The RNA with a sequence from Mycobacterium tuberculosis, together with DNA, has 52 modelled nucleotides. The PDB entry is titled "Crystal structure of MTB sigma L transcription initiation complex with 9 nt long RNA primer". Released in 2020, the model rests on X-ray diffraction data to a resolution of 3.5 angstrom. Among the 5 different proteins in the entry, which are not shown, are DNA-directed RNA polymerase subunit beta', RNA polymerase sigma factor and DNA-directed RNA polymerase subunit alpha. Crystallisation conditions: 100 mM sodium citrate tribasic dihydrate, pH 5.6, 200 mM sodium acetate, and 10% PEG4000. Li et al. published it in Proc.Natl.Acad.Sci.USA in 2020: "RNA extension drives a stepwise displacement of an initiation-factor structural module in initial transcription".
Context: bound to proteins that are not shown
RNA sequence: CACCCUCGA
DNA sequence: GTGTCAGTAGCTGTCACGGATGC
DNA sequence: GCATCCGTGAATCGAGGGTG
Repeated sequence: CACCCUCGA
């Protein structure tokens, strides 16, 4: 920063 | 310089809608 | 003259952690 995951109202 | 066959993964388990695309 | 298929679009902010 590219994507990915898990999560909160 | 190269020299017998020599050969993807992944994947469709979304949908509504309009209009150019194509038979 | 008309069915097929292409392309467009589909909520907002926030936390941490991994890899290429």